Context: bound to proteins that are not shown
RNA sequence: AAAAAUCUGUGAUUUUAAUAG
RNA sequence: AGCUAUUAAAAUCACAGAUU
Numbered sequence: 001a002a003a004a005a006u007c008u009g010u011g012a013u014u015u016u017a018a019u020a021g
Numbered sequence: 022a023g024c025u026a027u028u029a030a031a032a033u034c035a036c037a038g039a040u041u
Base pairs, nucleotide, nucleotide: 004041005040006039007038008037009036010035011034012033013032014031015030016029017028018027019026020025021024
C1' cells in the first nucleotide's frame, strides 16, 4: 500500500415485545 | 404496584466466510 455491491455465520451493548413471580 | 426472571425481534460495533 489492499476496490463497487449481494448474501450468510459468531460474539458484545442498547431498546422494544411476549410469558412467569 | 409497580419491580425482578426466560424467550423473540430491531438497531449499533467487532470479527469471519461465499458470489460477480
Solved structure of RNA, 41 nucleotides shown. Released in 2023, the model rests on electron microscopy data to a resolution of 3.4 angstroms. Entry title: Porcine epidemic diarrhea virus complete core polymerase complex. The entry also contains nsp12, nsp8 and nsp7, not shown here. The sample was in a buffer at pH 7.5. Ions in the entry include zinc. The 2023 paper behind the entry is "An alphacoronavirus polymerase structure reveals conserved co-factor functions".